[PDB]
RNA sequence: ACUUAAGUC
RNA sequence: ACUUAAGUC
Repeated sequence: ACUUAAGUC
Repeated sequence: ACUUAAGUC
């Protein structure tokens, strides 16, 4: 940095 | 976009 899950904005 | 979990690089 990306991927999957949940959450917030 | 960020936060938390796992994974890959």
Method: X-ray diffraction, resolution 1.65 angstroms. The entry became public in 2021. Solved structure of RNA, 18 nucleotides shown. Giurgiu et al. published it in Angew.Chem.Int.Ed.Engl. in 2021: "Structure-Activity Relationships in Nonenzymatic Template-Directed RNA Synthesis". It is bound to 3'-deoxy-guanosine 5'-monophosphate (GDO). Crystals were grown from: 0.02 M Magnesium sulfate hydrate, 0.002 M Cobalt (II) chloride hexahydrate, 0.05 M Sodium cacodylate trihydrate pH 6.0, 25% v/v (+/-)-2-Methyl-2,4-pentanediol, 0.0005 M Spermine. Entry title: 3'-deoxy modification at 3' end of RNA primer complex with guanosine dinucleotide ligand G(5')ppp(5')G.